[PDB]
Context: bound to proteins that are not shown
RNA sequence: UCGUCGGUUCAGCGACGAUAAGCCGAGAAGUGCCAAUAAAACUGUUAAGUGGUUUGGUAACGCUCGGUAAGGUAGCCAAAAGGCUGAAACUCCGUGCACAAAGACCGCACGGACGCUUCACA
RNA sequence: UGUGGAGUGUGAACCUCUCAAGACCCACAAU
DNA sequence: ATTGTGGGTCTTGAGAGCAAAAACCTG
DNA sequence: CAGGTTTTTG
Numbered sequence: 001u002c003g004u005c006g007g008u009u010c011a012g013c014g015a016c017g018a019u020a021a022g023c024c025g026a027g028a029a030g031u032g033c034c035a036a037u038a039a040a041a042c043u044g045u046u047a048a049g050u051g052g053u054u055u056g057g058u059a060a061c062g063c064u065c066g067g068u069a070a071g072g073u074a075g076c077c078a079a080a081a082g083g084c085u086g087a088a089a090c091u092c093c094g095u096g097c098a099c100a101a102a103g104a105c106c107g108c109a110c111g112g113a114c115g116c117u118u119c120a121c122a
Numbered sequence: 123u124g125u126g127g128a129g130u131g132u133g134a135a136c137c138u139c140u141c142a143a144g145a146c147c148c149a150c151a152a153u
Numbered sequence: 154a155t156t157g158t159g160g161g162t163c164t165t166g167a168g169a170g171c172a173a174a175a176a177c178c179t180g
Numbered sequence: 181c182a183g184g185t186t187t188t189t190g
C1' cells in the first nucleotide's frame, strides 16, 4: 500500500492474508498445421485462363469455464446411538428463546444502563 | 446550561436488473 | 499522437418489475 | 371434495 470477514454500497474500527498487479487445472469458437480448392465474378464466339478461397480433421501460443490466503468458537456422559451443557463478530448488564465445526454457529426478542444526534421548552 | 420527548448502537446512504446506442480500453498497418 | 481495422469496457436511455384459467398434487 | 402448486396461454 491492496484485500478478507464482521448483512448490502462508501468510509472507520477489530482480527487476519498478501509473491494475489500471484500461482495453478481442464475443455474449446478464433490463431497455427494437414489435406482441400466449394460459391461467386470476370476476360474470352465458345473453349480456355484468372482473381476469389471453401469443406473436414488437428493441436492450444493466444480463448471458455474454473480452483487457489484471509475473524473466532465451551466439553463431558453414554457400548454405540443419542443426551446434557452452552463458546465465539461493531457498548454493557439481566431474562427468555435458539444452537457441538461450521460456505450453513457466533443470533434474536424484551427490559435496564451508557453513549450518540434531532426536536421541543426554561 | 438544564428538562422533556424521539430515533439509533461506528458514521452516511440503501430501486435494481436487463438490453441497446454513443463514446472509451487492448492487439495490428502507415506515420 | 494520429488515422483507420480486428477483439473488449464507460455514460446515456428505455422497459420492467404479468394475470388468468385449468390440471395435479395433495389434506 | 379442498387447497395450494405447477402448467399453459392470453
Base pairs, nucleotide, nucleotide: 002017003016004015005014006013008135009134010133011132012090022068023067024066025065026064027063031059032058033057034056035055041050042049043048071106072105075084076083077082091113092112093111094110095109096108097107114131115130116129117128119126120125121124122123137170138169139168140167141166142165143164144163145162146161147160148159149158150157151156152155171190172189173188174187175186176185177184180181